[PDB]
The PDB entry is titled "Structure of the ribozyme substrate hairpin of Neurospora VS RNA. A close look at the cleavage site". An RNA structure, in which 24 nucleotides are resolved. The structure was determined by solution NMR and released in 2001. The work is reported in "Structure of the Ribozyme Substrate Hairpin of Neurospora Vs RNA: A Close Look at the Cleavage Site" (Michiels et al., RNA, 2000). The entry is an ensemble of 20 models. The entry is indexed under RNA RIBOZYME, SUBSTRATE HAIRPIN.
RNA sequence: GUGCGAAGACGAAAGUCCGAGCGC
Numbered sequence: 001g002u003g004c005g006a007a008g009a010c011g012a013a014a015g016u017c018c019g020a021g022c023g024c
Stems, first nucleotide, its partner, number of pairs: 001024004008017003
Other pairs, nucleotide, nucleotide, family: 005020tHS006019tHS007018cWW011014tHS
């Protein structure tokens, strides 16, 4: 690098952003 997405940031919230590991 490839399908899913654990954890996190900005924030009263809202939602947006950033993205471990498994076969090779």